[PDB]
Context: bound to proteins that are not shown
RNA sequence: UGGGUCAAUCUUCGGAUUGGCCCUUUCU
Repeated sequence: UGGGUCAAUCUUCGGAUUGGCCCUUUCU
C1' cells in the first nucleotide's frame, strides 16, 4: 500500500464504518 479473518455499530438490507490479529508493500 493492498488482501484475509474475527469483534462492535449501522443499513435504503445492495452494504457501509471503527477496532484486534495474520500475510504483504522503493524510500522500514

Solved structure of RNA (Modified SL3 of RocR) from Legionella pneumophila, 28 nucleotides shown.
Entry title: The crystal structure of RocC bound to a transcriptional terminator.
Keywords: RNA chaperone, RNA binding protein, FinO, ProQ, RNA BINDING PROTEIN-RNA complex.
Released in 2022, the model rests on X-ray crystallography data to a resolution of 3.2 A.